[PDB]
RNA sequence: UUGGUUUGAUUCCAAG
Repeated sequence: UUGGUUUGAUUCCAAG
């Protein structure tokens, strides 16, 4: 980033 939480995500987790 995306997904999952449209919230809490220098990750909470999976992947990159």